[PDB]
RNA sequence: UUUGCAGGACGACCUGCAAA
Numbered sequence: 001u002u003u004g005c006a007g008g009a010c011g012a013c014c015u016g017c018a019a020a
Base pairs, nucleotide, nucleotide: 001020002019003018004017005016006015007014008013
Other pairs, nucleotide, nucleotide, family: 011012tSS
C1' cells in the first nucleotide's frame, strides 16, 4: 500500500488488529 475485521451513527476519512 491493498484486503478483511473492530470502533468512531454511515463511508471512500480516522484509529487499531490481522493477512497479502